[PDB]
Shown are 970 nucleotides from a PDB entry: RNA (26S rRNA, nucleotides 2324 to 3337) from Thermochaetoides thermophila DSM 1495. The depositors describe the entry as "High resolution structure of the thermophilic 60S ribosomal subunit of Chaetomium thermophilum". The work is reported in "Pseudouridine increases ribosome stability in a thermophilic eukaryote" (Wild et al., Nucleic Acids Res., 2025). The entry has 46 different proteins, among them 60S ribosomal protein L43-like protein, Ribosomal protein L37 and 60S ribosomal protein l23-like protein. An Rfam search finds the family "Eukaryotic large subunit ribosomal RNA" in it. On this family, see Yusupov et al., Science 2001: "Crystal structure of the ribosome at 5.5 A resolution". The source organism's lineage runs through Eukaryota, Pezizomycotina, leotiomyceta, Thermochaetoides and Thermochaetoides thermophila. The structure was determined by electron microscopy at 2.38 angstrom resolution and released in 2025.
Context: one part of a larger RNA, bound to proteins that are not shown
RNA sequence: ACAGCCAAGGGAACGGGCUUGGCAAAAUCAGCGGGGAAAGAAGACCCUGUUGAGCUUGACUCUAGUUUGACAUUGUGAAAAGACAUAGGAG
RNA sequence: CUCCUAUUGUUUUUUUACUUAUUCAAUGAAGCGGGGCUGGACUUGCGUCCAACUUCUGGAGUUAAGGUCCUUCGCGGGCCGACCCGGGUUGAAGACAUUGUCAGGUGGGGAGUUUGGCUGGGGCGGCACAUCUGUUAAACCAUAACGCAGGUGUCCUAAGGGGGGCUCAUGGAGAACAGAAAUCUCCAGUAGAACAAAAGGGUAAAAGUCCCCUUGAUUUUGAUUUUCAGUG
RNA sequence: GAAUACAAACCAUGAAAGUGUGGCCUAUCGAUCCUUUAGUCCCUCGAAAUUUGAGGCUAGAGGUGCCAGAAAAGUUACCACAGGGAUAACUGGCUUGUGGCGGCCAAGCGUUCAUAGCGACGUCGCUUUUUGAUCCUUCGAUGUCGGCUCUUCCUAUCAUACCGAAGCAGAAUUCGGUAAGCGUUGGAUUGUUCACCCACUAAUAGGGAACGUGAGCUGGGUUUAGACCGUCGUGAGACAGGUUAGUUUUACCCUACUGAUGAACUCGUCGCAAUGGUAAUUCAGCUUAGUACGAGAGGAACCGCUGAUUCAGAUAAUUGGUUUUUGCGGUUGUCCGACCGGGCAGUGCCGCGAAGCUACCAUCUGCUGGAUAAUGGCUGAACGCCUCUAAGUCAGAAUCCAUGCCAGAACGCGACGAUACUACCCGCACGUUGUAGACGUAUAAGAAUAGGCUCCGGCCUCGUAUCCUAGCAGGCGAUUCCUCCGCCGGCCUCGAAGUGGCCGUCGGUAAUUCGCGUAUUGCAAUUUAGACACGCGCGGGAUCAAAUCCUUUGCAGACGACUUAGAUGUGCGAAAGGGUCCUGUAAGCAGUAGAGUAGCCUUGUUGUUACGAUCUGCUGAGGGUAAGCCCUCCUUCGCCUAGAUUU
Numbered sequence: 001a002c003a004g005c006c007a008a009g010g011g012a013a014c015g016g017g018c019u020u021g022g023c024a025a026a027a028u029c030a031g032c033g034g035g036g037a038a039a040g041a042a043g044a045c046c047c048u049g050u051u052g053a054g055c056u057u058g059a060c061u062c063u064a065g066u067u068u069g070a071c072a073u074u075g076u077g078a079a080a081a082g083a084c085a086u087a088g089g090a091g
Numbered sequence: 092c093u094c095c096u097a098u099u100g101u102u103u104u105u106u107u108a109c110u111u112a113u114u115c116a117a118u119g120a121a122g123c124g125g126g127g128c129u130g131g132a133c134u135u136g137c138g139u140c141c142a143a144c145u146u147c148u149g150g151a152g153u154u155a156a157g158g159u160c161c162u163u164c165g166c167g168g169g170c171c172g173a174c175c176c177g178g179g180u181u182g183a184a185g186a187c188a189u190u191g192u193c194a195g196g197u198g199g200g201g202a203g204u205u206u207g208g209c210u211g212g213g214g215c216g217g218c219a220c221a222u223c224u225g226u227u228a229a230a231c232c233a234u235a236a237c238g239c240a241g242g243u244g245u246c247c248u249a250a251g252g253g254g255g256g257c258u259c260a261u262g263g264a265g266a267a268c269a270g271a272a273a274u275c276u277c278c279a280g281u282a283g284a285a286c287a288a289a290a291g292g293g294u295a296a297a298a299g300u301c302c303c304c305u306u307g308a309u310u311u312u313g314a315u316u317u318u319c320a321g322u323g
Numbered sequence: 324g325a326a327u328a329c330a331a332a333c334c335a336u337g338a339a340a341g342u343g344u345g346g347c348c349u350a351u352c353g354a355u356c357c358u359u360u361a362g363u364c365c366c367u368c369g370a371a372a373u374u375u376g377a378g379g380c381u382a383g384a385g386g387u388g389c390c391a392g393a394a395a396a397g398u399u400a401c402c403a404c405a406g407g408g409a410u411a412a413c414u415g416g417c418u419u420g421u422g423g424c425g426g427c428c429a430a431g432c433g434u435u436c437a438u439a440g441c442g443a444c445g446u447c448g449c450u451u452u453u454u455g456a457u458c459c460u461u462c463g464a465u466g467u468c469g470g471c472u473c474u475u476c477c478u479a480u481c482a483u484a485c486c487g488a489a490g491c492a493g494a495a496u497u498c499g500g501u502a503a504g505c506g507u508u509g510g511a512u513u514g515u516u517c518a519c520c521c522a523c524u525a526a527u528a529g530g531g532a533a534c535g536u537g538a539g540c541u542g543g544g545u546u547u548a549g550a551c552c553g554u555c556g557u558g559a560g561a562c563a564g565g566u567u568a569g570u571u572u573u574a575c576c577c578u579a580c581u582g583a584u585g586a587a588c589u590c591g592u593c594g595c596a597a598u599g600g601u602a603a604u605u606c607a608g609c610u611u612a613g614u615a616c617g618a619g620a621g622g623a624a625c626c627g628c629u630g631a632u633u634c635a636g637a638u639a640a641u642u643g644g645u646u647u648u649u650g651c652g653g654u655u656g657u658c659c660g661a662c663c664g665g666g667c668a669g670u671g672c673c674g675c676g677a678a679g680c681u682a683c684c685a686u687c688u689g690c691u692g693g694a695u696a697a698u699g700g701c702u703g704a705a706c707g708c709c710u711c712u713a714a715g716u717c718a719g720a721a722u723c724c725a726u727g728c729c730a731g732a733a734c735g736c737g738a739c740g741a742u743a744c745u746a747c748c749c750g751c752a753c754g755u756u757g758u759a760g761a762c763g764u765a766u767a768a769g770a771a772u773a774g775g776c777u778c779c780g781g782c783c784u785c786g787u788a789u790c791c792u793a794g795c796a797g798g799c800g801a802u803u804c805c806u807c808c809g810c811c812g813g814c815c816u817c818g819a820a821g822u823g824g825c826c827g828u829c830g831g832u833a834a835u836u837c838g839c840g841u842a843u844u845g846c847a848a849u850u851u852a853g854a855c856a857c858g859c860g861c862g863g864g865a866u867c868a869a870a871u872c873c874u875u876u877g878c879a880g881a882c883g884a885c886u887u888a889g890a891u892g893u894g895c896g897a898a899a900g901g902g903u904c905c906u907g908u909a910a911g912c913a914g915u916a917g918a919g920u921a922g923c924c925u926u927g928u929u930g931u932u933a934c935g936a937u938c939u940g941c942u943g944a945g946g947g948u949a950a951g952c953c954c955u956c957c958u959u960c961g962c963c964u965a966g967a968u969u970u
Stems, first nucleotide, its partner, number of pairs: 002016001005022005028583004034578003038573002046407004051403002053399004059204005065197008075109011087096005114183001116181002123177004129142005157171005207220001208218002216237001221243001223241004244390001245287001246346002251305007259283001261279006285294002288351001290349003307333001309332003314327004322391001334343003357385006365379002368376001415459001418455001420454001422450006431441002468543001469541002473535001474532005481506001483504001484501006508522003512518001549567001551565002553562003589741007598730003603633001605631005616621001634689005642682004650675005655668005691725004698718004747864005753858002756856003763790001765789002774783003798839004807831003811827005868970005873889002877885001892963001894962005899955004904947003911941004916937001919934005924927001
Other pairs, nucleotide, nucleotide, family: 001017cWW004036cWS010015tWH013415cSS013416cSS026585tHS027584cWW029881tWS032579cWW036538cWH043045tHS045411cWW047410cWS050393tWW057059cWH060199tHH064198tHS073189cWW074186tWS074188tHH075186tHS086097cWW110186tWH112185tHS112187tWH113188tWS115182cWW118120cWS121122cHS134135cWS155173tHH156172tHS162165tWS163165cHS198200cHS205396cWH206397cWH211237tSS217219tHS222242cWS224290tSS227236tHS228235tHH229234tWW242350tWS244388tWS246250tWS249306tWW249308tHH258297tWH259284cSS260280tHS270272cHS270273cWH293298tWS297299tHS310344cWH313328cWW331344tWH337339tHS337340tHS353387tHS353392tSS354387tWH355386tWH367377cWW387392cWS397559tSS399401cHS411462tWH414460cWW417456cWW419421tHS421453cWW428444cWW429442tSS429443tHS430442tHS432437tHS433439tHS436490tWW437442cWS458459cHS466571tWS471539cWH472536cWW482525cSS484720cSS492616cSS493615cWS493621tSS501696cSS502721cWS506526tSS507528cWH511519cWW523527tWW524526tHS525605tHS536539cHS548569tHS550566cWW556558tHS574576cHS583883tHS586733tHH596731tSS596732tHS597731tHS602634tWS604632cWW611625tHS612624tHH613614cHS613622tWS614623tWH615622tHS617619tHS617620tHS639681tHS639682tHH646677tHS648676tHS650905tSS682684cSS690726cWW695720tWH697719tHS702712tWH702714tWS703713tHS704710tWH705706cHS705709tWH706708tHS712714cWH745746cHS746865cWW771774cSS777780tWS793833tHS796850cHS802835cWW803834cWS806832cWW816822cWW875887cWW876886cWW877879tHS879884cWS903948cWW907943cSS907944tHS908942tSS909944tHS917936tWS918935tHS935936cSS
C1' cells in the first nucleotide's frame, strides 16, 4: 500500500495475509479504551563525518590601540667637555 | 715626537638664553610697552624707588558742562576738556610637544583556524601503528584474534681481516699455613663450557682460547634473493 | 631495510693452496622541496672580456617513531546539520558462569543405632521472577521508575478438605502424598522496588501476562532551559554528590468488547433444549468435658444446637440520606402609594417536609446425584508358603462431570388458533423448468466368537447366496393355465422423525405349443425412457382474515424496542366531591387584653378621642394533594363501529 476473527509453528529470533488446525450467515444504533508494535516530527540521548556555531585559555598564526628609538617638520646665540685642521713660534 | 697664543676654522654630548614656526587661554579684540606731569619714601648730594582718583546705608549715574579762537551771533564750527610716542588685542608655552614614515616591546579587547588511528559501543587503559625469535599452524610454501612466552631504536679499532699453538664445563685422587671455597700435579671428561644482547640454529688441531701482523668497515658501476604490484 | 654470487682496480696476511667488500646466521632504521660538505677544474649568467657572487652535473650528512613521511589546545546542561539499527542506553531471541530450586553415594551426628530428623569429601540435573556475556530486530521514534484501578493464568502449597510417617502417651510440633476449588488485610517513616516495626486474623505463600497496565489517571523521583552549596579546574565549566521551582496533546475510522433493532419463508399463542456460562467461603460460642491420655503439671475429638466474617442475587413495611412538591411556615434589601396580594437578588436565606431513588447506614434468600485421585481393604495366582493386583472387586477428598440456577441456535425442532386476495384442497393434462449425478437403484431376527443355528432328521471356512429375469423399448390372434402383478374400496393396526396386515370388485398375465408382422436408422454415434420438486391451463369443492402507521399508557425507555387501551363498554377523557397525607391556626371583624403617649370635658370606679410591636375569639383553621396516591352504576360535561399502507 491492500485490508481488517483466532491458537500454535517456522520466519529478520512478538503475523491481518504463509503452513496445520478452530471455525464461519444480510444491512445496522448507543458506548468503550485491549490491539492496529494507532496519529502527530527525516531521534534532541549515543556513535560516525577529515560538517558547523556560542564561549574560554599560559593552543597555532595575526591585529586596532598603546608604549620606546631614529629621520623630517626645525630656526637664532653662549658656556663647558671630546676630536681634527689652520696662522705664528719654540723645543 | 712634545708644548704655547689664537677675527682661530670644522664636528659630537650636556647645560643655559631668544622669538618668528608650532601649541594652549580670555575678550563686545579697552586701556599693553617706553616717556612726561604730581605726591610720598630712600638716598641726600637731582639720583633712585612706590603710588595715583570709587568702602558706615538693598537710591541715581547715558543723548557733556565749561575754557579759548571763528562765527550766518544759532544746543553753530576747530582745538582743549580727555598728556606724547610704537600701531605687537591681552596673557602663557616654545624649537620641546603635536603631526608624517620605519624600527623593537605589549596587546583573548578583536579576527582566522586546529585540537591522530585501531578498539567485542565510545571514553580511561594498552599499542596488536615500523619491526625480530619460538609456538598456535593441521610434516613444502601461504594462513586470524586486545591469542601464549619474549625482544629492538643500541653496543665494538676490535667484539673487523689473516696466520699459528692449545682445549673447555665438571668429577676422582694427592700437597706447609690452606679450611666447603686461594695456588700446584696426575687421571677421566661429545661439549653438559664459551661465542655483546631476546629465542632458535651452528661450531673441537674451531667459529672457543692466547700470541704475532694489519685496516676488504677502501674505489667504479651493473646482475640476483626476501617482504612484493614481482613498485619503494 | 637487509642479504647472495661475479667482473674491473688497489691492498692485508700466510711458506703456500687460499681467505678478506664489516660483526657465525636470522632484527638493530628514513622520500620530494630546502640547507651543508666532498669531487672534476668541467658547463651557463643569453651585446663582448677579466676578476668576486650566484646557478647546474655525481656521492654523503641534517627527518619525518601516526616509522611510503599535514605545521596544531579545551568546553557546550544554550546548541545546530548529514546520516547510522555497520554502534550503546529499555522489551523480545540463544546461553546459564553467577543467583534460585531438586536429586545420587554414604564418613559422621543423632544416649545405643548411617538413612525418625540430618549429610562431610565428591557428583548429576532443572528454571528464566537475579546479575553477567553477545549485538539478531527497532535511531524518516514501539512514550523511559513507583504507586492506584481491574481481569486472568502457573505451582516449587501459607491457610482450608481427606490421608501416610516420627526419637507421634495427651496438648503443641516436624517430614511426606492427592490436591490451585476458595482466600491471603488495617497502619507509622521512606518518591521508592526492597526493608523494618505496631495490631488483627484460619493465613497474613511465591510468581507471569512487552520486567501486564500514561489517547486509563497521577507526576513524588529520574532526565532540558532559572538558582544555592561542597570537592575539582587558571578559565569556560564537571560531578552515576546534596537542595529548591519547573505545559502530560488527538478517537467521529476497522476489529475486540458491553448492551440495542432487524430483511427473507401468512400472522399469532403455548412449548422442547443442542450448545455456551455457573458459586459459595471461613470462624466462634454451648454441649461432649475438666472426660479420654497422663505420676503430676496439663489436656482433645465425632454427632447435636445457636450465631458471626468474606462473597452473590434481590427488595423499600420500618430507620436514615437526598428537596424545583419551589408544598406550607419564618425572615433581610429594594420595587408595585399603604393594607391584601406579588416581582427581582440565575433556587435570596432558614425550619419542617410527602413521593421517587437509595444504604452490611436498612431488610430477605443462597440445592443434591454420579464417577474418581491419595490411602486403607476383600478374594487370589504367578512363586505348592506369602502377597490390596496380575484377571475380578469394596470404601473414598474443598477434585471432576452433571442437577437446581442464567442465555436460547436470529439458516434447530414440536402442538394449537384464525387464514380475505382463486392465497387453499381434489382430479386431469402439459413443460416454459430445477436436482454433487436412476438405468433390476430387489433382500428387517436377536445374540455368542475358548461358540452357535435347527423343520429335532441334522447343519456351519466361503453372499462363490436367494429372489426376479424370454415376446415391435416387447405387436395381433389361437392353444393352453389358475399362477404372478397393479389401481381402487372396506376393516383393523402403527407415536423414536407414525406404518403395516386382512378382505372384495375390477384390469393385466408363455407353466406347454403355434400362425401372421418386423427390412431402408443403409457397417458405430446418450438406449432422449426413473424419481422427486417447481410452474402453467382446465374441471370440480371449501373459505370471507389479519398486521403496521396513527392516538394512548409508564410496570418500559438514549433512539428503535417493551407492558397496556382505542367498535356501546365493569369504556376513554376533562372537572368535582370524599378519603389519605404535608404544613401549623388564613383574610376580615370584634375585645373590660396591651408596655405607654398626646388631646377634650360635667372629673369618671370602664370618662371619652387619637397612636400602638403584640395577645385572645370566630379557628387543629386556611393552603396544597398525582404530576408514576386511593374511591365514586351511588355528581356534572364531552368522545366513539375511522384515515392511510401492506400481506